Keywords: argonaute, protein-DNA-RNA-complex, NUCLEIC ACID BINDING PROTEIN-DNA-RNA COMPLEX. Solved structure of RNA, together with DNA, 25 nucleotides shown. It was solved by X-ray crystallography to 3 angstroms. The work is reported in "Structure of an argonaute silencing complex with a seed-containing guide DNA and target RNA duplex" (Wang et al., Nature, 2008). The depositors describe the entry as "Alignment of guide-target seed duplex within an argonaute silencing complex". The entry also contains ARGONAUTE, not shown here.

Context: bound to proteins that are not shown
RNA sequence: UCACUACCUCG
DNA sequence: TGAGGTAGTAG
DNA sequence: AGT
Numbered sequence: 001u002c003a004c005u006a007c008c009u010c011g
Numbered sequence: 012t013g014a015g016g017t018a019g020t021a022g
Numbered sequence: 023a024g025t
Base pairs, nucleotide, nucleotide: 003020004019005018006017007016008015009014010013
């Protein structure tokens, strides 16, 4: 490095 | 199919 | 450095 999933994030 | 970041898998 |  793509898809992956988690989490926010959203004045 | 909202989408962006970070963060891991490793070739 | 296969298993």